Context: bound to proteins that are not shown
RNA sequence: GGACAGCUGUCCCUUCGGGGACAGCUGUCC
Numbered sequence: 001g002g003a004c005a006g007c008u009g010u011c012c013c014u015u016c017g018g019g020g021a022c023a024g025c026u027g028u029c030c
Base pairs, nucleotide, nucleotide: 001030002029003028004027005026006025007024008023009022010021011020012019013018
């Protein structure tokens, strides 16, 4: 500088079935 995991709260998308997101907490790692 980032990919990839669970959680707290606030939030959305579109060519379309339906969905998801952002900060904080502990992390995998390079």